Description: The RNA (A/A-tRNA) from Homo sapiens has 68 modelled nucleotides. The sample was in a buffer at pH 7.5. Method: electron microscopy, resolution 2.63 angstroms. The entry became public in 2023. Ions in the entry include magnesium, potassium and zinc. The source organism's lineage runs through Eukaryota, Mammalia, Eutheria, Homininae and Homo. The depositors describe the entry as "Human mitochondrial ribosome in complex with mRNA, A/A-, P/P- and E/E-tRNAs at 2.63 A resolution".

[PDB]
RNA sequence: UGGUAUAUAGUUUAAACAAAACUAAUGAUUAACACUCAUUAAAUUAUGAUAAUCAUAUUUACCAUCCA
Numbered sequence: 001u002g003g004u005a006u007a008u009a010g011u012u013u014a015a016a017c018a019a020a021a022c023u024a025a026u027g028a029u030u031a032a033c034a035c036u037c038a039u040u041a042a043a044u045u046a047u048g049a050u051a052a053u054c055a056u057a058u059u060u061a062c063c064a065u066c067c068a
C1' cells in the first nucleotide's frame, strides 16, 4: 500500500435533541474532618450533502499480503 472498525464534559463512559461516573467547586452534615447526600460548572474527530443520515478525507485500533 489493501480493505474492516474507530471517536461523547477536564478525564472516564451509555447513548446522538445529550445519560451517568470520577476530578473541580459549593452547600447540608460534624467540635472539625473523612464518608454519604444534594446542587452547580463542564462534551458529541472535525469537513460536504439527506435533514440530523449517508458520504468525505483524517484519526488511531484491527487482521490481509511474492512464490514454488
Base pairs, nucleotide, nucleotide: 002063004061005060007058010022011021024040025039026038027037028036045057047055048054049053